[PDB]
Context: one part of a larger RNA, bound to proteins that are not shown
C1' cells in the first nucleotide's frame, strides 16, 4: 500500500477460464504448548423427546392475636407459626417457527380512545343515633357505645393414590352489609284560588246568576283582571351519567319622528325635553358584559326530563407525641390509610407520507361466501365492510398486479482507494411464541399455558373405581448432527416486588445478575538465556610481512552476574475462596547450568522464501490445489544431515469477501 504471478505453440502476440496469494467474533478437524490479562460458547440437523432438584412473593412505629406457643412478670408487656385481608405474579429470562400496503426504521397523527400504583388538586347532596311515652306516631336531647357472617383451632371424618374432599361446633376486620339532623354558605326554576301595597285600569276578556234557556245567543244583573311589587307559604336543586332544546363575541350606509313603553332631567304636578347615562327592582350602587386552539357537534354554563345496582363514608380505620394531677382529657399536635371526581406521564390499542431480496417456463387478479363505495343501524373502550339489511359498479395492475421460491426486522459486522459486494439466530430496541388447534375466566392491563376448559398427537401413576404430566427458564439427560462447559457457591454488587431503611434475640424472596468451573472460537502483553576469560578462523590498519596492534565470528561442559516457571506468608484479594499485585526478614523466611527447568507445525524443480548432499525405490510405492515427478545419474517419492519461513502456535476442508 488506486499493485500480481504459473498453465494451450516448434518460438511470438492476444482473447479467455482454470490455479496460486491475503483477511474472516467463521465453523468444523489433525498435530503442538511454559506464564499472565479478556472473552463467546446446543442458533445451523431436530420449535423433537425429557427422570430429579430448584425457577415469586412481601409486615413496618402503623390492618385483623385467648396457638391449648414461648420468654420475662404472676391477671400484664414483648416477641409471635400459618390463616383471613391488601398488593403483585400482563414485568423480568429463553427461543426465531409462521411473517413482504406482513412486520420494521425515519418522520407525523388520536378532536376516533383507555389507563391500577405515582405527582397536584377538589369534595357545603342524604332525616342517623339516645333518651321518654305511645296511636303505626309524638315530645326531649346531640361526638352515631351499627349488624350480620368466615377462616386459622377442635370433633367426627371419607379416600389405594391425589396441589383430592365432607358434617358439626366457636370467634375477627381497613373482609363484607348498613348509615350520620341541626352546625352549614352562594346561585336559579316552577307555584298557592295565601294577604296586602294596589287596578290611577277601559273598549276586551274570565266569568259568575235570572228571563227565553235549544245554554245558539240575546237582555237585564253582578265581581274581578286588561304595565305592576312586598311579605309569607309549597315543590325541585350537589359530583358524574343519558337524551331534547339554548349559550359557547363582534369587527362592510347616516341624521330625524311616529306611537308602546321606560330612564333621566324638571316641576306643585305621572307637565313636555334629551343635558348625563357600564349592567340591573332593595338587601352585593364590578359577588365573569370575556375557555383553549389553525380547526370543534370540544372544555363549562342554563332549562326540561331521568339514574334503582351496574357509581360516589368523615374507613363508624391505624399509630404516635406533648398533656394532667387522678396511668386514665371531646385537651392540644402530628404520620399513615380509602371510597368518588378532575387532568398529567408510566403505559396500551388503532391508523399509514417514504423506503427494502430472487422468480413471467406467475398476466389477468377481485363480488354464490364482501371484492369497491353509498344510506339508516348495530358491535367495541372508540374510529372503519369490523358487521346486518338496502342500494350501486367499482378496486388493483407490465411504473410487475395475483401466485411461488428464500427470510423474523432494524441499530450494526466483515472486506474496502473510490464506486461497491456480502453477512446481521445472538447482549439493545420492536414484533411473535411457549407440543398442535381452539375458548375461556380474573384483572388497570393476558386470549396468560410454572392459569383453566375442550380435542388431536404423545406419555405417567393405579388397590383399575380413578388421578395425572408440558424444560424454545437454569442445571443435567436422550436422540440427532461435520458440531457446543458444572445436576457448582451467593444475594455482598447492580435490579425488580412489597406490609418493607438499618438496628433492636432479632438475617424477605430472586437459577433476573455476579462470582468459580469447563474453554488455544476471538483479542492483548510476554519469556524458553545475558555480560566475560583463554583455544580457534575470518577481517582490518601499519606493515620489514617477521609480525604487531585491532575487529568480528565461531567454537573447549571454563567464570562472573541476575531473573521467571514453582514453593512458602506478617498477609492481602473475595459475600466466603482462588486468579493477579507484594514480599523471601524489618532482629527473625526457600529455591536453575547440559539452565534435561531440553518449541513446534508445514516445507527446499517452478508459482514462492530454502540443497546441482548421502542413502533405499525403480512408472512400482507414493507425491502433486496448478505446470508436472518415478522405467537403475529421481534438484520433487520413502529416509537421513544441512537450510528456509512463520512461532507459542502451526496445517486441512467448507463458505465468503478482497
Nucleotide at each position: 500500500g488506486a499493485u500480481c504471478u504459473g498453465g494451450u505453440u516448434g518460438a511470438u502476440u492476444c482473447u479467455g477460464c482454470c490455479a496460486g496469494u491475503a483477511g474472516u467474533c467463521a465453523u468444523a478437524u489433525g498435530c503442538u504448548u511454559g506464564u499472565u490479562u479478556c472473552a463467546a460458547g446446543g442458533a445451523c440437523u431436530u420449535a423433537g423427546c425429557c427422570a430429579u432438584g430448584c425457577a415469586u412473593g412481601c409486615c413496618u412505629c402503623a390492618g385483623a392475636a385467648u396457638c391449648a406457643c414461648u420468654g420475662c412478670a404472676u391477671u400484664g408487656c414483648a416477641g409471635g407459626a400459618a390463616u383471613c385481608u391488601g398488593c403483585g405474579c400482563a414485568u423480568g429470562g429463553c427461543u426465531c417457527a409462521u411473517u413482504a400496503c406482513a412486520u420494521c426504521a425515519g418522520a407525523c397523527g388520536u378532536a376516533a380512545u383507555c389507563u391500577g400504583c405515582c405527582g397536584c388538586a377538589a369534595a357545603a347532596a342524604u332525616c342517623u343515633u339516645g333518651c321518654g311515652g305511645u296511636c303505626u306516631c309524638c315530645g326531649c336531647a346531640a361526638c352515631a357505645u351499627u349488624g350480620g357472617a368466615u377462616a386459622a383451632c377442635u370433633u367426627g371424618g371419607c379416600g389405594a393414590a391425589a396441589c383430592g374432599c365432607c358434617a358439626a361446633g366457636c370467634u375477627a376486620a381497613u373482609a363484607c352489609a348498613u348509615g350520620a339532623a341541626c352546625c352549614a354558605a352562594c346561585c336559579g326554576g316552577a307555584u298557592g284560588u295565601u294577604c296586602u301595597c294596589u287596578g290611577u285600569u277601559c273598549c276586551g276578556g274570565c266569568g259568575g246568576c235570572a228571563g227565553g234557556g235549544c245554554a245558539a245567543c240575546c237582555u237585564g244583573c253582578u265581581g274581578c283582571c286588561a304595565u305592576g311589587g312586598g311579605a309569607c307559604g309549597u315543590c325541585c336543586a350537589g359530583c358524574g351519567a343519558a337524551u331534547g332544546a339554548a349559550u359557547g363575541a363582534a369587527a362592510g350606509u347616516a341624521a330625524a319622528a311616529c306611537c308602546a313603553a321606560u330612564g333621566c332631567c324638571u316641576u306643585c304636578a305621572c307637565c313636555g325635553g334629551c343635558a348625563g347615562u357600564a349592567a340591573c327592582a332593595c338587601u352585593c350602587a364590578g359577588a365573569a358584559g370575556u375557555g383553549u386552539u389553525g380547526a370543534u357537534u370540544c372544555a363549562a354554563u342554563u332549562c326540561a326530563u331521568u339514574c334503582c345496582g351496574u357509581g360516589c363514608g368523615a374507613a363508624a380505620g391505624c399509630c404516635g407525641g406533648g398533656u394532667u394531677u387522678u396511668u386514665u382529657u371531646a385537651u392540644c399536635c402530628g404520620g399513615c390509610g380509602u371510597c368518588u371526581u378532575u387532568u398529567g406521564a408510566c403505559g396500551a390499542a388503532c391508523a399509514a407520507c417514504u423506503g427494502c431480496c430472487c422468480u413471467a417456463u406467475c398476466a389477468g387478479c377481485c363480488a354464490g361466501c364482501g371484492a369497491u363505495g353509498g344510506c339508516c343501524g348495530u358491535g367495541u373502550a372508540g374510529u372503519g365492510g369490523a358487521c346486518u339489511g338496502c342500494c350501486a359498479u367499482g378496486g388493483c395492475g407490465u411504473u410487475g398486479a395475483c401466485g411461488g421460491g428464500a427470510g423474523c426486522g432494524g441499530g450494526g459486522g466483515a472486506u474496502u482507494a473510490g464506486g461497491g459486494u456480502u453477512c446481521g439466530a445472538u447482549u439493545c430496541c420492536g414484533g411473535a411464541g411457549a407440543g398442535g388447534g381452539a375458548g375461556c375466566c380474573u384483572g388497570a392491563g393476558a386470549a396468560a399455558u410454572a392459569g383453566c376448559u375442550a380435542c388431536c398427537a404423545c406419555u405417567u401413576c393405579u388397590a383399575c373405581g380413578g388421578a395425572g404430566g408440558g424444560c424454545a427458564g437454569c442445571a443435567g439427560g436422550c436422540g440427532c448432527g461435520c458440531a457446543a462447559a458444572u445436576u457448582g457457591c451467593c444475594c455482598a454488587a447492580u435490579g425488580u416486588c412489597a406490609a418493607a431503611a438499618a438496628a433492636a434475640a432479632a438475617a424477605g424472596a430472586u437459577g433476573a445478575g455476579g462470582c468459580a468451573g469447563c474453554g488455544a472460537a476471538a483479542a492483548g502483553a510476554a519469556a524458553u538465556a545475558g555480560a566475560g576469560c583463554c583455544g580457534a578462523c575470518a577481517g582490518u590498519g601499519c606493515u620489514u610481512u617477521u609480525g604487531c596492534a585491532u575487529u568480528g565470528u565461531c567454537g573447549u561442559u571454563u567464570u562472573c552476574a541476575a531473573u521467571g516457571g514453582g514453593g512458602g506468608a506478617u498477609a492481602u484479594u473475595u459475600a466466603a475462596a482462588c486468579c493477579c499485585a507484594u514480599c523471601c526478614a524489618a532482629a527473625a523466611u526457600c529455591g536453575a547450568g547440559u539452565a534435561a527447568c531440553a518449541a513446534u507445525u508445514g516445507g527446499a524443480g517452478g508459482a514462492c522464501a530454502a540443497g546441482u548432499c548421502u542413502g533405499g525405490u525403480g512408472c512400482c510405492a507414493g507425491c502433486a490445489c496448478c505446470c508436472g515427478c518415478g522405467g537403475u545419474a529421481a534438484u520433487u517419492c520413502c529416509a537421513g544431515c544441512u537450510c528456509c519461513a512463520a512461532a507459542a502456535g502451526c496445517g486441512u476442508a467448507u463458505a465468503u469477501u478482497a
Molecule: 18S, nucleotides 1 to 658
Organism: Trypanosoma cruzi